Annotation:
The RNA has 64 modelled nucleotides. The 2020 paper behind the entry is "Crucial Roles of Two Hydrated Mg2+Ions in Reaction Catalysis of the Pistol Ribozyme". Entry title: Pistol ribozyme product crystal structure. Keywords: Self-cleaving ribozymes, transesterification reaction, pre-catalytic state, pentavalent transition state analog, cyclophosphate product, RNA. An Rfam search finds the family "Pistol ribozyme" in it. The literature on the family includes a 2020 paper in Angew Chem Int Ed Engl by Teplova et al., "Crucial Roles of Two Hydrated Mg(2+) Ions in Reaction Catalysis of the Pistol Ribozyme". Rfam links the family to the GO term catalytic activity. Released in 2019, the model rests on X-ray crystallography data to a resolution of 2.64 A.

[PDB]
C1' cells in the first nucleotide's frame, strides 16, 4: 500500500475485483447522499433566460 | 418536461 | 438536513 459508501483529507464501515450496501451507534427528524473540516458533484429555496 | 447562469441554504 | 441521548 486495493475498489467503494459525491469530491479531497480525516474516520467509521464494506467488499475482494465488484461497486454494491440489512455495514457505516441509536431513536426521531429532514428533500438532503454515513461523520467532521471544506467543498457544492447530487440537492432545496429565489430570481432569470432558451 | 428539459437546459443555462446569478444568489443564498 | 437537523435535534436529542
Nucleotide at each position: 500500500a486495493c475498489u467503494c459508501g459525491u469530491u479531497u483529507g480525516a474516520g467509521c464501515g464494506a467488499g475482494u475485483a465488484u461497486a454494491a450496501a440489512c455495514a457505516g451507534c441509536u431513536g426521531g427528524u429532514u428533500a438532503a447522499g454515513c461523520u467532521c473540516a471544506a467543498a457544492g458533484c447530487g440537492g432545496a429555496g429565489a430570481g432569470c433566460a432558451g | 418536461u428539459c437546459u443555462g447562469c446569478u444568489c443564498u441554504c | 438536513u437537523c435535534c436529542a441521548g